[PDB]
The PDB entry is titled "Cryo-EM structure of the EfPiwi (N959K)-piRNA-target ternary complex". Solved structure of RNA (piRNA) with a sequence from Homo sapiens, 41 nucleotides shown. The entry also models magnesium ions. The structure was determined by cryo-electron microscopy at 3.2 A resolution and released in 2024. Protein in the same entry: Piwi. The reconstruction used 221,896 particles.
Context: bound to proteins that are not shown
RNA sequence: UUACCAUCAACAUGGAAACUUGGCU
RNA sequence: UCCAUGUUGAUGGUAA
Numbered sequence: 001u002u003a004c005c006a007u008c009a010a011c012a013u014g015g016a017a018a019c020u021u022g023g024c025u
Numbered sequence: 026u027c028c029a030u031g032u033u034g035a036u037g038g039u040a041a
Stems, first nucleotide, its partner, number of pairs: 003039004009033005
Other pairs, nucleotide, nucleotide, family: 007035cWW008034cWS015027tWW016026tWW021022cWS
C1' cells in the first nucleotide's frame, strides 16, 4: 500500500488461580 | 489452567 471504525481467532512477556460444598474422574 | 499488555489473519460497515 485510498482511507476510518466495530467484533473476533491464533503467535510474543505483565499479574495471577482462593473460596466452597469439599469433590471432579 | 485462564484472563491482561500487545504483534498479526479473515469478517462486518461506510464513501452519489